[PDB]
């Protein structure tokens, strides 16, 4: 510096879509 | 054209990290 509370990582479901 | 079966969208947990 980019993303993220209009919800990150991670866990579970999902099973081929997302930009 | 970039990402995606070394698991997309979406659902649930999670609650501040990720690149």
């Nucleotide at each position: 510096g980019g993303c993220g509370a209009a919800g990150a990582a991670c866990c579970g479901g999902g099973g081929a879509g997302c930009c």